[PDB]
RNA sequence: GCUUUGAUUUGGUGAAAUUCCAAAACCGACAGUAGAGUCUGGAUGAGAGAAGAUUC
RNA sequence: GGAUCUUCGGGGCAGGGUGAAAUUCCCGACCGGUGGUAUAGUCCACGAAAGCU
Numbered sequence: 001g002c003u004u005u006g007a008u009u010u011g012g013u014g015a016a017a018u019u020c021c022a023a024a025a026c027c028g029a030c031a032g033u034a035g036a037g038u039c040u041g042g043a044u045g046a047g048a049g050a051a052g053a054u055u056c
Numbered sequence: 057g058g059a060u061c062u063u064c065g066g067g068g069c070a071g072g073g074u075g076a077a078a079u080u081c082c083c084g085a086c087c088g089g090u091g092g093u094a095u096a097g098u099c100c101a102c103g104a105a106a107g108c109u
Base pairs, nucleotide, nucleotide: 001108002107003106008024009023010022011021012020025098026097027088028087030041031040032039037086038085049064050063051062052061054059055058056057071083072082073081089102090101091100092099
């Protein structure tokens, strides 16, 4: 750096919301094991980032 | 705003059915990382896994 990478609609309010409120839905890596989003495992890991400290 | 340092940074099957064996199947219960943006698990963007370079 690239590839792959799950899933939401309706109603209500508003200037603005698939983000608030109401309701009904939906989704979830890899390895182990009687088939795992939730247990074990890589992992006292890494990381997206968020604070803070110092110095121009 | 630039160099350089520290700390932080993922949650969750209660109660049941079947079975020799399932928190994995079945009933049911529970959970919601990061940046964006009118407050987001389901919008855009990112991270972990795997692959390629």